[PDB]
RNA sequence: GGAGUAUGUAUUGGCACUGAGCAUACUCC
RNA sequence: CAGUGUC
Numbered sequence: 001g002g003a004g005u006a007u008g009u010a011u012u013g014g015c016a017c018u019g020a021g022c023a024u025a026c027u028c029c
Numbered sequence: 030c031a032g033u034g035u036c
Stems, first nucleotide, its partner, number of pairs: 001029009013036007
């Protein structure tokens, strides 16, 4: 460096709905 | 922040 696993974290144009993003930790390799 | 919907 790549995959893998986890804690933490927004905002957003406003609202609701839905969903990420980012970071960290550990691991493998 | 993204996307749907309302504006």